CRISPR RNA, together with DNA: 71 nucleotides with solved positions.
Keywords: Type I-B, CRISPR-Cas, Cascade, RNA BINDING PROTEIN.
Entry title: Cryo-EM structure of Synechocystis sp. PCC6714 Cascade at 3.8 angstrom resolution.

[PDB]
Context: bound to proteins that are not shown
DNA sequence: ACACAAAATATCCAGATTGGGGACACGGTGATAAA
């Protein structure tokens, strides 16, 4: 403290697998009381 | 159009299990020249 320089080239993450069995929100109750 | 009153009680999941195998990179190559 000068002066110049592709990290380049290839490559299926693929191969089976069921969320499966049963369950009566049932139980009870006058919208009444009047008015030309 | 007065006035009244707008729910009460028990109870809300049980059991078994939660990935197996093989396999993680090959080859060439590290700067030259003046003071």
């Nucleotide at each position: 403290u000068u002066u110049a320089u592709c990290a380049c080239c290839g490559u299926g993450u693929c191969c089976c697998c069921a969320a499966u069995c049963u369950g009566g929100a049932u139980a009870u109750u006058u919208u009444g009381u009047g008015u030309g």

Protein in the same entry: CRISPR associated protein Cas8, CRISPR associated protein Cas11b and CRISPR associated protein Cas5. Released in 2023, the model rests on cryo-EM data to a resolution of 3.8 angstrom.